[PDB]
Context: one part of a larger RNA, bound to proteins that are not shown
C1' cells in the first nucleotide's frame, strides 16, 4: 500500500468454489512487572425482588403564645434565636431502559394569518361617576 | 352608619381514646394568616352619548320659521358574548390592530391591593393633632417577551407477491350545519354525495426494527453496524380510568381489574428497582448493599437547606497511549568473510556468540519517612533511607511438510494413539503424532469459537 496463495489432472489451460490472509467486537484459554486513559446485566428474562438510600424547601420582608432557649426592664402587643404546624413553591426536571413502533417515530424544511403557556423581563395596576 | 382595618373557622398545642397491625385516625377545649371569605372610602370637579319639560334670537303676517341654551332622567373603564357602522397604525395576504354604536356580562359568579419589611424624616395658619413622605418584598385581570409544548406542509426508511387488489354496514373520501376540544380537522353527530389508494408495489406479513447525529471496514465505488453517555420518542409488571396543577392521562400520585406477592391475633392492612448499590434466576456473556455535596449544575420561601443528578475511590488484560526485563569493559572457548607461508602455527586482525569467568559503574520494580494531592484520602508527581551478578528481581503464547518464517536432529508409537482450517501425516528408518534438544513469529501479550468488513 488499487496485492493475492494452496486444493479437481499423468501433465496443461480454464470455469468455479472450499481453505488460507488482515482488521473489529463479543466470549473464552494460557500468561502478566510499571504507568496514563477507560467500556462494563444491552443480547437471554420490558424476568422476580430482601434491605438501605435516591425530593425537598425560610429570608430583614406570609402565620410563633412550645420555656425550646433567651436579653428582659418591671408596667411592656410583638427583643432576638427558634422545633412543630398552616400557607407558598417544587415534586411534569433529572436518572433508567429499548418492550412497543415501518410515512409511524425521526431528520432536514416550513407554518400557527389555526392555539395554550408557571416563571423571567418590559408595559399596565385615582382611566369606571357608583 | 368599620375604612385609623370587617367575619367565621382550622392546624400545631392541651387532654380523653380505638385497633394485633400502617406516613391509620375519632371525640373535646383553644388560637393565627398573603389560608378562607366579606366589603368601603378616595380619585370625584366633571366629561362624553341618548332624553328632552322649559327659556331666548329668527322669514314674521295668520303661520310656515333657521339657529341657540338647557332642568330632569338613562348609560359609561379594561376583560367577556353578540350585532351593526366607518376606515389610527400593519402585513404578500385579515373576518388584523385601534375607533364608534346598541346591549350583555354566568351566584360551582373576571379585574379595579382589608398584605409584609428597612430608614426614619417634613408641614402646620384654619391650629399640636393630625396630614404628608423614600427604598423594597409579595401580589394581580390583560398585552408583549422568554422557555417551550401541541397540531400541520414538503422530501426521505429494511425484507417479503408461497401478500394484487384494499377501504367503505360499525367514517372509508368529500360537502353543509353543529357538538366537543386550547385551537384547525370525520375529532364526533345529523343529513347528503360515492368517493379514496394501488405494479412509480397499495393493502397484508416479517424484523434477532426505537429514529438520528454517528461506528467498523478502506483506491474509487460500496457492504455491514448504531441497546449504549448528545438530540427526539416511548414505557414504568399488564391493560384501563382519573385527581391536582401552568404543565401528567404522572406511576419514588390515586382508583379498578388481571398476574405475582408481603404482614395478620384471620376482622383486615400494605405493594411495584426498565433509579443507586445488592440478591435470585437466565444464560457464552457483565463491577462495591463504599465516601461526599468540595467540583458541574438543578430545586426551594433560599448567600445558609437538599440532591445514589453528579463527583470520588473499589473491581476491571472491553479497548486505546507510553514503556523495563540490562548497559559497558576484559579474559577464555568454539563458529564466520580473514590475512601473516598454501589449510597445518598464529593474531599484527575483524566480527559474532553460549558462558552460573570477572570489575565496577547505572537504574528502576519493590519496602518506605515526609511533602504534595483531596471534602478526607488514594494514585501519579517530588524527595530521605534500604533495594541487582545465575542482576533465581527467571516472559509468555503459538508453531517448525506446503500455503507460511523456522529441523528430513534424536527417543517412543506402528492406519493404534493422535495430528490436520485445506491439501494431507500415521500399517516397526514418521521432515506432520507423543517427547527432548535446537530454531521461527509476535511480545506484556498471544491462541481459540462466532458475528461482520476487505
Nucleotide at each position: 500500500u488499487a496485492c493475492c496463495u494452496g486444493g479437481u489432472u499423468g501433465a496443461u489451460c480454464c470455469u468455479g468454489c472450499c481453505a488460507g490472509u488482515a482488521g473489529c467486537a463479543u466470549a473464552u484459554g494460557c500468561u502478566u512487572g510499571u504507568c496514563u486513559c477507560a467500556a462494563a446485566g444491552a443480547u437471554u428474562a420490558a424476568g422476580c425482588c430482601a434491605u438501605g438510600c435516591a425530593u425537598g424547601u425560610c429570608u430583614a420582608a406570609g402565620u410563633a403564645c412550645g420555656c425550646a432557649c433567651g436579653g428582659c426592664c418591671g408596667g411592656u402587643a410583638c427583643a432576638g434565636u427558634g422545633a412543630a404546624a398552616c400557607u407558598g413553591c417544587g415534586a411534569a426536571u433529572g436518572g433508567c431502559u429499548c418492550a412497543u413502533u415501518a410515512a409511524a417515530u425521526c431528520a432536514g424544511u416550513u407554518a400557527u394569518g389555526g392555539u395554550u403557556c408557571c416563571u423571567u423581563u418590559g408595559g399596565u395596576c385615582g382611566c369606571u361617576c357608583g | 352608619c368599620c375604612a385609623c382595618u370587617u367575619g367565621g373557622a382550622u392546624a400545631a398545642c392541651u387532654g380523653u381514646g380505638g385497633u394485633a397491625a400502617u406516613u391509620c385516625u375519632a371525640g373535646a377545649g383553644c388560637u393565627a394568616a398573603u389560608a378562607c371569605a366579606u366589603g368601603c372610602c378616595g380619585a370625584c370637579g366633571g366629561g362624553c352619548g341618548c332624553u328632552g319639560a322649559c327659556c331666548c334670537c329668527c322669514u314674521u303676517c295668520g303661520c310656515g320659521g333657521g339657529g341657540g341654551g338647557g332642568a330632569u332622567g338613562c348609560g359609561u373603564g379594561c376583560a367577556u358574548u353578540u350585532a351593526u357602522c366607518a376606515g389610527u397604525g400593519g402585513u404578500g395576504a385579515c373576518u388584523c390592530u385601534a375607533g364608534a354604536u346598541a346591549a350583555c356580562c354566568u351566584c360551582g359568579g373576571g379585574c379595579c391591593g382589608a398584605u409584609c419589611g428597612c430608614a426614619c424624616g417634613c408641614c402646620c395658619c384654619c391650629c399640636g393633632u393630625g396630614g404628608c413622605g423614600g427604598c423594597g418584598a409579595c401580589g394581580a385581570c390583560c398585552c408583549a417577551u422568554u422557555c417551550g409544548a401541541a397540531c400541520g406542509u414538503c422530501u426521505g426508511c429494511c425484507c417479503u407477491a408461497u401478500c394484487a387488489a384494499c377501504u367503505u354496514u360499525c367514517g372509508a373520501u368529500g360537502g353543509u350545519a353543529g357538538u366537543c376540544g386550547c385551537c384547525g380537522u370525520g375529532c364526533c353527530u345529523a343529513c347528503c354525495a360515492u368517493g379514496g389508494u394501488g405494479a412509480c408495489c397499495a393493502c397484508g406479513g416479517g424484523u434477532g426494527a426505537c429514529g438520528g447525529g454517528g461506528a467498523a471496514u478502506c483506491a474509487g465505488g460500496g457492504u455491514u453496524c448504531g441497546a449504549u453517555u448528545c438530540c427526539g420518542g416511548a414505557g414504568a409488571g399488564g391493560g384501563a380510568g382519573c385527581c391536582u396543577g401552568a404543565g401528567a392521562a404522572a406511576c419514588g400520585g390515586c382508583u379498578a381489574c388481571c398476574a405475582c406477592a408481603u404482614c395478620c391475633a384471620a376482622g383486615g392492612a400494605a405493594g411495584g428497582c426498565a433509579g443507586c448499590a445488592g440478591g435470585c434466576g437466565c444464560g457464552c456473556a457483565a463491577a462495591u448493599u463504599a465516601c461526599c455535596c468540595a467540583c458541574u449544575c438543578c430545586c426551594g420561601a433560599c448567600c445558609c437547606g437538599g440532591g445514589g443528578a453528579g463527583g470520588u475511590a473499589g473491581u476491571g488484560a472491553c479497548g486505546a497511549a507510553a514503556a523495563a526485563u540490562a548497559a559497558c569493559a576484559a579474559u577464555a572457548c568454539a563458529g564466520g568473510a580473514c590475512u601473516c607461508u598454501u589449510u597445518c602455527g598464529a593474531g599484527g586482525c575483524c566480527c559474532u556468540g553460549u558462558a552460573a569467568u570477572u570489575g565496577g559503574a547505572a537504574u528502576g520494580a519493590g519496602u518506605c519517612c515526609a511533602c504534595u494531592u483531596u471534602a478526607a484520602a488514594u494514585c501519579c508527581u517530588u524527595c530521605c533511607g534500604c533495594g541487582a551478578g545465575g542482576a533465581u528481581c527467571c516472559a509468555u503464547u503459538g508453531g517448525a511438510g506446503g500455503g507460511c518464517a523456522a529441523g528430513u536432529c534424536u527417543g517412543g508409537u506402528g492406519c493404534c494413539a493422535g495430528c490436520a482450517g485445506c491439501c494431507g501425516c500415521g500399517g516397526u528408518a514418521a521432515u506432520u503424532c507423543c517427547a527432548g534438544c535446537u530454531c521461527c513469529a509476535a511480545u506484556a501479550g498471544c491462541g481459540u469459537a462466532u458475528a461482520u468488513u476487505a